[PDB]
């Protein structure tokens, strides 16, 4: 943006309220389970080494490394619980501490 649902607004009918339309609000909407992020700190944590060598596997030889992604702790944050203080309509609010995620 649409659109529904609505009250509510007016509008028509209508005694009457309500009916319904319409205008619009706000709302909400249009499929699926142990965080996201962000840095790069720090781990060789994970997983691919790489090319040689043998028909082939195994193995080796270069490193015995490395780059990549990926990934966890960490950090930043929210929720949840418990709890303590203050004021409270009873199971709040508001701040912090731990945990998990």
């Nucleotide at each position: 943006g649409g659109c529904g649902g609505u009250a509510c607004u007016a509008g028509u009918u209508g005694a009457g309220a309500a009916a319904c339309u319409a205008g619009c609000u706000c709302u909400g909407u249009a499929u699926c389970u142990g965080g996201c992020g962000g840095a790069c700190c720090c781990g060789u944590g994970g997983u691919g080494g790489a090319a040689c060598u043998g028909u082939g596997a195994a193995g080796u030889u270069c490193g015995g490394a490395a780059c990549a992604c990926c990934c966890g702790g960490c950090c930043g944050c929210a929720a949840c619980c418990c709890u303590g203080g203050g004021a409270g309509a009873g199971g709040u609010c508001c701040c912090a501490g731990g945990g998990u995620u």
Shown are 101 nucleotides from a PDB entry: RNA (MLV Psi encapsidation site).
The entry is an ensemble of 20 models.
The structure was determined by solution-state NMR and released in 2004.
Entry title: SOLUTION STRUCTURE OF MLV PSI SITE.
Sample source: THIS SEQUENCE WAS SYNTHESIZED BY IN VITRO TRANSCRIPTION USING A LINEARIZED DNA PLASMID AS TEMPLATE AND T7 RNA POLYMERASE.
The work is reported in "NMR structure of the 101-nucleotide core encapsidation signal of the Moloney Murine Leukemia Virus" (D'Souza et al., J.Mol.Biol., 2004).
An Rfam search finds the family "Gammaretrovirus core encapsidation signal" in it. From the family's description: This family represents the Gammaretrovirus (mammalian type C retrovirus) core encapsidation signal and related sequences. The Moloney murine leukaemia virus (MMLV) core encapsidation signal is know to be essential for stable dimerisation and efficient genome packaging during virus assembly. Dimerisation of the viral RNA genomes is proposed to act as an RNA conformational switch which exposes conserved UCUG elements and enables efficient genome encapsidation. A reference for the family is D'Souza and Summers (2004), "Structural basis for packaging the dimeric genome of Moloney murine leukaemia virus", Nature. Rfam 15.1 lists 81 matches to the family in 15 species. By type it is a cis-regulatory element.